[PDB]
Context: bound to proteins that are not shown
RNA sequence: GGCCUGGGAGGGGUGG
RNA sequence: UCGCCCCUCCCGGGGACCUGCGGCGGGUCGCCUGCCC
RNA sequence: AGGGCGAGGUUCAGGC
RNA sequence: GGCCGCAGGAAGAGGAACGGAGCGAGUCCCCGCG
RNA sequence: GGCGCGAUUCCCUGAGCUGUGGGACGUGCACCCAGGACUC
RNA sequence: GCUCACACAUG
Numbered sequence: 001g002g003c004c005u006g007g008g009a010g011g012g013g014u015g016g
Numbered sequence: 017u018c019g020c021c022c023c024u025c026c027c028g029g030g031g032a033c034c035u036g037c038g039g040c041g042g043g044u045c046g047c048c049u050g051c052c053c
Numbered sequence: 054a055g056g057g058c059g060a061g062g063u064u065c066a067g068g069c
Numbered sequence: 070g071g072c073c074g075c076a077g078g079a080a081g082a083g084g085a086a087c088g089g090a091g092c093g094a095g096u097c098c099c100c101g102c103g
Numbered sequence: 104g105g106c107g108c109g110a111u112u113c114c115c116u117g118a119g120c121u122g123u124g125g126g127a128c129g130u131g132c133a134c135c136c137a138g139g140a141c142u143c
Numbered sequence: 144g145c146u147c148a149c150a151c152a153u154g
Base pairs, nucleotide, nucleotide: 003030004029005028006027007026008025009024010023011022012021013020014019015018016017033078034077035076036075037074038073039072040071047062048061049060050058051057052056053055089147090146091145092144093143094142095141096140097139098138103134105132106131107130108129109128113126114125115124
Other pairs, nucleotide, nucleotide, family: 046063cWW078080cHS085151tSS086150tWS088149cWS099137tWS100102tHS104133cWW111113cWS116122tHS117120cHH119121tHS120125cWS121124cSS148150cHS150152cHS
């Protein structure tokens, strides 16, 4: 040194 | 209604007063720690 | 009291 | 430039006589001067 | 050491500095600080 | 020690 982390919306797969 | 994985779009965060001096910005066998005989 | 080492650190020297 | 360590500060900036002179003494300096 | 005067012109152009001065003997005279620093 | 001041300098 192909940096690190959180929230919201949409689509697909799986489980209670 | 709830947990986990993948893709696309949008937004936030990675803080901690001023000055002076020293160190890092490969390769010095000169000293110390640690390891081996 | 000796010898070796792909790791780390202090004080000089060297590079920028 | 950036990061780390150590040290000094953590400062709004004061004061229109402060704390002087001239002599004298003691001791040093200066000091080739029968 | 420095300065002056006196007498045998006081001696001396010394090769000894020297007459813009050297010396001898009398004699007298004035020099040896002023500063700075520390301390009372 | 003693003396003199303790002075910002008169538009």

Solved structure of RNA (hTR, Human telomerase RNA) from Homo sapiens, 154 nucleotides shown. It holds a match to the Rfam family "Vertebrate telomerase RNA". The literature on the family includes a 2000 paper in Cell by Chen et al., "Secondary structure of vertebrate telomerase RNA". By type it is a non-coding RNA gene. From the family's description: Telomerase is a ribonucleoprotein reverse transcriptase that synthesises telomeric DNA. Telomerase RNAs differ greatly in sequence and structure between vertebrates, ciliates and yeasts, but they share a 5' pseudoknot structure close to the template sequence. Lineage of the source: Eukaryota > Sarcopterygii > Theria > Hominoidea > Homo. Entry title: H/ACA RNP protomer of human telomerase dimer. Method: cryo-electron microscopy, resolution 3 A. The entry became public in 2025. The reconstruction used 260,466 particles.